Context: bound to proteins that are not shown
RNA sequence: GGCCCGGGGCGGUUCGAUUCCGCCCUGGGCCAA
Numbered sequence: 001g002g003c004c005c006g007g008g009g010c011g012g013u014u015c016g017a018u019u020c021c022g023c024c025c026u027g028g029g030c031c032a033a
Stems, first nucleotide, its partner, number of pairs: 001031012
Other pairs, nucleotide, nucleotide, family: 013017tWH014016tHS
């Protein structure tokens, strides 16, 4: 740096969002060298 799982906050969009698009903190697992 990227992938997997999980917590706390927010933003935008929407008739309606935990559920779509995204952002900050944050716990563990893993991959390449």